[PDB]
The RNA, together with DNA, has 36 modelled nucleotides. Among the 12 different proteins in the entry, which are not shown, are DNA-directed RNA polymerase II 45 kDa polypeptide, DNA-directed RNA polymerase II 32 kDa polypeptide and DNA-directed RNA polymerase II 19 kDa polypeptide. The entry also models zinc and magnesium ions. The structure was determined by X-ray crystallography at 4.5 angstroms resolution and released in 2005. Kettenberger et al. published it in Mol.Cell in 2004: "Complete RNA Polymerase II Elongation Complex Structure and Its Interactions with NTP and TFIIS".
Context: bound to proteins that are not shown
DNA sequence: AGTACTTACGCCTGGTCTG
DNA sequence: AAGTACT
C1' cells in the first nucleotide's frame, strides 16, 4: 500500500 | 436432450485477519 | 438459480 470478509448509510 | 456459459444496481464509511 | 445456446 495491495488484497478476503463482516457491520453499516441511501 | 444433456451440458456449458456469462451474469447478477450504484456510491458511501466503518473495524478485522492473514499468506 | 435462471436462461439461452452450443454440442
Nucleotide at each position: 500500500a495491495a488484497g478476503a470478509c463482516c457491520a453499516g448509510g441511501c